Context: one part of a larger RNA, bound to proteins that are not shown
C1' cells in the first nucleotide's frame, strides 16, 4: 500500500450555562455575573532530583491525544545581596594514604603505627519586627538589638562586702598544670502549668437580606531584645511525733526527724517597655497628583496530636562519641586593672531562581505506577 | 465549624479547581462495564450458596458445652432509642473551701406528640454444630503458588580449658574475641499435657591392641674399577582384628509344635 | 498364649487408623437426606500405621481443608422493568495484526 479514514481519544465518583471582546480565525483565549467539585488533600510549606523549566515583551511551521488568537513549546531581555539562615568544622558506623609486615609482580593483601577522610534531618557562638520588586529576601530599607575578636576613658578588684545556713555581688591581670561536670541521649503510663487554635455576650463601623421575622457576615490586634514574677523539684534554719500522724491521679512519707513556722536556688509564659510606632476595618472631597477625618474597647467559656515540669513502671534490650563551653584547685610572674559601664573598628569563602509533583523527580510519553516528609 | 468516639462517612468555611485537557445529536436499537427493584417458591443453581442478600452504633439484662482456669465472649438470645415542653442530679471554671451568680460539660426524670420506619441519610458483625491440619504472634515463590511449607519458644544431643573447638587466606594474618562452659561453635525436633518401647548383625563416630600387612630415607649383603640393578632388614599413620554408642542412620520377618 | 531354627541382631510395645497414610474398594454396619461414592461414628484380613526419624491428644488462634443445620436472598424456576458510561449517527485526531 491493503486493513481503513477503522479502533482509540467512556471506566480509576466533577458540570457546565448565559452576556459582552480579541483576532484573517474561538466548545477550548480574556472580562461579569451564575452553578458545580475538593476541604486530613484537588489546599499550605519545605527535601533529594532537575537544571532556567522562573519574571517581562513578543509569536503559532512543528509541539499539547482535538482547536488554539493560548502554554512547562518558539524569539528578543533580564533576574539569585547574609557577623546572626546552611554549608565550612566535630566525630559514629565505616574508609583511605604512607610506613611496617607479606607478594613473581602490582592498579593486591593488610592485625600494627602515624595522619588524614566520613552527616545541607546527629552535635555546632549570637536576629526579631513593619516595609519594598515585574522577578530576591531571617540576605535590600526602617526601628529596636545581640556574638566573637580588638582598640579607647572610666570603675569593681591587686588593699572589698551582707547572712546561723543554704546562698546575695560589677569579681583583678598573664602564662601555665591537673580535675569535674553541659555537650550528652530507651520504651511505655499518668498528673500539673502554658500557648497556637476555636466559641458566647456587650459596644462602634462596613456588608447581606427585607412576602413576615430580624436575623447574619466581616474588623476589634502587638515579634525578638531588656525589667520584673514562678510552679514542681531540690536545699537551708526552727520544731520534735505511735498504735499514730501527713500527703498522691496512683505507688506513698517519717527519729538516718513527719506535720506546723519561717526562708535559698528555681521551666514554657505571662505583665510593662519595645510601640502618639505600625496594621486592621472605615467615611468625605477631588475623582490626574493627592488631600482631610473616625474607630481599634470591655466580660466570659473550651483548648492540642504543640510546649515544661515532675511523678512511676519495665528488660537474660540498660538505650553514640567528639570538637566546641563553663568553673574549680594549685603554680610561677609582673603592680596594673578586668567576665562591669560608655565610645570606636572588624567579620573572609561558597548556595540562595523556580517544581518538589493525576504536566517540572524515575518509569522511551505532558504514564491512573514509584519517589515525599511536615501541617491543616 | 456542623454531624460523631474520631484525621472515618456526609454537608460547608479559608484557599484552589471545572486541564486527572476532543466534541455534539439522539423516544437514547441490540449489546457490553457499573448499579436499583422484583409476585409465588426458596439453593431446586453449580465442582462448590461462587457473587448477592441478611446483619450491624450505643445503653440495660443475659450469655451453654468446653478448658491449659487466663479464657471461649461482643458466645447464643432479650428489651429500650426521635421530636416538642419542662425539670433534677453530678462536675469543671471564674483574685471561688461548701453554699450563691455568670459560663460549661456529663448522666437522668415526668408530661405531651408524630410517621410505613426515630443508630430514619451516613457509617455499621449473619449465627450455629462437627471433624482435620499447624500450637500461638511473624516469614515466603518481586511479575500465575501465603499454605499444613520457613521461623519459634519448650526439648535433646555432639565438640572444645583458650596458643582450645568451629571457620576465611596464596602469606602477612584474621571472625566468634572488649569473649571464657550460666558459654562461642555444631545437629534434629518443635507451646503445653501422657508417654518415648526392643535390637550395636550392617553403615558410620570414637577408643585399643598380643599379632598381620605397611611409603621415602636410612642400614646390610650382591652386582658395577663407579653407578643403574637385585635381594635382606627396620617399617608411622591408616587396614585387618576387639570394645562402646539408637533424641547414631536406621529396622521391627518367615517357618514347626501344644 | 507357650517352645525351637533362619535370613541378618531383634521381630512393632503404648498408642492410632480404612487418616492428607488401604491396592482390593463406591470395604461392613449405623448417623444424616425422599434418594449421600464426599462427610460423620464404629470395626480392624493395617498391599504399605507407629513413637524426638516423634505416637496420642486439640483449649486459644487461623484472608488454612471439609461436612451439617437456621436465617437470607434474582444463584435458580423464567425472565421483566428502570438509571450512568460507551456503541449508534455527526465533525476533529488518527494507528496495529492477519496479506
Nucleotide at each position: 500500500g491493503g486493513u481503513a479514514g477503522u479502533a482509540a481519544c467512556a471506566g480509576c465518583g466533577a458540570a457546565g450555562g448565559g452576556g459582552g471582546g480579541u483576532g484573517a480565525g474561538a466548545a477550548u483565549c480574556c472580562c461579569c455575573c451564575u452553578c458545580g467539585c475538593c476541604g486530613g488533600a484537588a489546599g499550605g510549606g519545605c527535601a533529594a532530583g532537575g537544571g532556567u523549566u522562573u519574571c517581562c515583551c513578543g509569536g503559532c511551521a512543528a509541539c499539547g491525544u482535538u482547536c488554539g488568537u493560548c502554554a512547562g513549546c518558539c524569539g528578543g531581555g533580564a533576574g539569585u545581596u547574609a557577623g546572626c539562615c546552611g554549608g565550612u568544622c566535630c566525630u559514629a558506623a565505616g574508609g583511605u594514604a604512607g610506613g611496617g609486615c607479606c607478594u613473581a609482580a602490582u592498579a593486591g593483601g593488610u592485625a600494627c603505627c602515624u595522619a588524614c577522610c566520613g552527616a545541607a534531618a546527629g552535635g555546632g557562638a549570637a536576629a526579631g519586627g513593619g516595609g519594598u520588586u515585574a522577578a530576591c529576601a531571617u540576605u535590600c530599607c526602617c526601628c529596636u538589638g545581640c556574638c566573637u575578636c580588638c582598640c579607647g576613658g572610666g570603675u569593681a578588684g591587686g588593699u572589698g562586702c551582707g547572712g546561723u545556713a543554704a546562698c546575695g555581688c560589677a569579681a583583678g591581670c598573664c602564662a601555665g598544670a591537673c580535675u569535674c561536670c553541659u555537650g550528652a541521649c530507651g520504651g511505655a503510663u499518668u498528673g500539673g502549668g502554658g500557648u497556637a487554635g476555636g466559641g458566647a455576650g456587650a459596644g462602634u463601623a462596613g456588608g447581606a437580606c427585607c412576602a413576615c421575622c430580624g436575623u447574619c457576615c466581616u474588623a476589634c490586634c502587638c515579634a525578638a531584645g531588656c525589667a520584673c514574677u514562678c510552679a514542681a523539684g531540690c536545699c537551708c534554719u526552727u520544731g520534735g511525733a505511735g498504735a499514730g500522724c501527713c500527703g498522691u491521679a496512683a505507688c506513698g512519707g517519717u527519729g538516718a526527724g513527719a506535720a506546723g513556722a519561717g526562708g535559698g536556688c528555681g521551666a514554657a509564659g505571662g505583665u510593662g517597655u519595645g510601640a502618639u510606632g505600625g496594621g486592621c476595618c472605615u467615611u468625605c472631597c477631588g475623582u490626574u497628583a493627592g488631600g482631610a477625618g473616625g474607630g481599634u474597647u470591655c466580660u466570659c467559656c473550651u483548648g492540642a496530636u504543640c510546649c515544661c515540669u515532675a511523678g512511676u513502671c519495665c528488660c537474660c534490650a540498660u538505650g553514640a562519641a567528639a570538637a566546641g563551653g563553663g568553673a574549680g584547685u594549685c603554680u610561677g610572674g609582673a603592680a596594673c586593672g578586668a567576665u562591669c559601664c560608655c565610645g570606636g573598628g572588624a567579620g573572609a569563602c561558597c548556595g540562595u531562581a523556580c517544581c518538589u509533583a493525576g504536566a517540572a523527580c524515575c518509569g522511551a510519553c505532558a504514564c491512573u505506577g514509584g519517589u515525599g516528609c511536615c501541617c491543616c | 465549624g456542623g454531624u460523631g468516639a474520631g484525621a472515618a462517612g456526609c454537608c460547608c468555611a479559608a484557599g484552589g479547581c471545572g486541564u486527572c485537557u476532543g466534541a455534539g445529536g439522539g423516544g437514547u436499537a441490540a449489546c457490553c462495564c457499573a448499579g436499583g427493584c422484583u409476585a409465588g417458591g426458596g439453593a431446586a443453581c453449580u465442582c462448590g450458596g461462587c457473587a448477592a442478600a441478611u446483619u450491624a452504633g450505643c445503653c440495660c439484662c443475659g450469655u451453654a458445652a468446653c478448658u491449659u482456669c487466663g479464657g471461649g465472649a461482643g458466645a447464643a438470645g432479650g428489651g429500650g432509642u426521635g421530636c416538642c415542653u419542662a425539670u433534677c442530679g453530678u462536675g469543671g471554671u471564674u483574685u471561688a473551701a461548701c453554699a450563691a451568680a455568670g459560663c460549661c460539660a456529663c448522666g437522668a426524670u415526668a408530661g405531651g406528640u408524630c410517621g410505613c420506619a426515630g443508630u430514619g441519610a451516613c457509617c455499621a458483625g449473619a449465627g450455629g454444630g462437627a471433624c482435620c491440619u499447624g500450637a500461638c504472634u511473624g516469614u515466603u515463590u518481586a511479575a500465575u503458588a501465603a499454605a499444613a511449607a520457613c521461623a519459634u519458644a519448650g526439648g535433646u544431643c555432639c565438640c572444645c580449658g583458650c596458643u582450645a573447638g568451629c571457620c576465611c587466606g596464596a602469606a602477612a594474618g584474621g571472625g566468634u574475641g572488649u569473649g571464657u562452659a550460666c558459654g562461642g561453635g555444631g545437629g534434629c525436633u518443635a507451646a503445653a499435657u501422657c508417654c518415648u518401647g526392643g535390637c550395636c548383625a550392617c553403615u558410620g563416630g570414637u577408643g585399643g591392641u598380643u599379632g598381620g600387612u605397611u611409603a621415602a630415607a636410612u642400614c646390610c649383603g650382591g652386582g658395577u674399577u663407579c653407578a643403574a640393578c637385585c635381594g635382606g632388614g627396620c617399617g608411622a599413620a591408616g587396614c585387618c582384628c576387639c570394645a562402646c554408642c539408637g533424641a547414631a542412620g536406621g529396622c521391627c520377618g518367615g517357618g514347626g509344635g501344644u | 498364649a507357650c517352645c525351637c531354627u533362619c535370613u541378618u541382631a531383634a521381630g512393632g510395645u503404648a498408642g492410632c487408623c480404612a487418616a492428607a497414610u488401604g491396592c482390593c474398594u463406591u470395604g461392613c454396619c449405623g448417623g444424616g437426606u425422599a434418594a449421600g461414592u464426599u462427610c460423620c461414628g464404629g470395626c480392624g484380613c493395617g498391599c504399605a500405621u507407629g513413637a524426638a526419624u516423634g505416637g496420642a491428644u486439640c483449649a486459644a488462634c487461623g484472608c488454612g481443608g471439609u461436612c451439617c443445620c437456621u436465617a437470607c436472598u434474582g444463584u435458580c424456576c423464567c425472565a421483566g422493568c428502570c438509571u450512568g458510561g460507551g456503541g449508534c449517527c455527526u465533525c476533529g485526531u488518527g494507528a496495529a495484526c492477519g496479506c